The RNA from unclassified sequences, together with DNA, has 77 modelled nucleotides. Protein in the same entry: Cas12-1. The structure was determined by cryo-electron microscopy at 2.83 angstroms resolution and released in 2025. The PDB entry is titled "Cryo-EM structure of Cas12-1 with 20 nt complementary heteroduplex". Keywords: Crispr-Cas12, RNA BINDING PROTEIN-RNA-DNA COMPLEX. The reconstruction used 152,151 particles.
[PDB]
Context: bound to proteins that are not shown
RNA sequence: GCUUGCUCGGUUCGCCGAGACUCCCCUACGUGCUGCUGA
DNA sequence: TCAGCAGCACGTAGGGGAGAATTGGCCA
DNA sequence: TGGCCAATTC
Numbered sequence: 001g002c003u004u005g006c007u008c009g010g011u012u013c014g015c016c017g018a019g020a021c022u023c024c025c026c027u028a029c030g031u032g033c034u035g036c037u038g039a
Numbered sequence: 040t041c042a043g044c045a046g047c048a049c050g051t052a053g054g055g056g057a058g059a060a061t062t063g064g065c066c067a
Numbered sequence: 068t069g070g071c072c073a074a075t076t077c
Stems, first nucleotide, its partner, number of pairs: 006019003010015001022057007030049002036043002060075005066069002
């Protein structure tokens, strides 16, 4: 020490309270817990 | 003790991206 | 001269 956008709430509807901030393309159909079988 | 295989649950997996300093042709 | 914007390059 916070002007846009996004998410969740409060309201007397005038705005204010609380958040995230690594994101895009693309292609697949996988990653599973387990219940049984072989060492 | 970890290696396959059946009914069940939700996203998982894995490829590709997301500069900038220097320089040469450049005419006015 | 110095300016301007592509073109090399790691």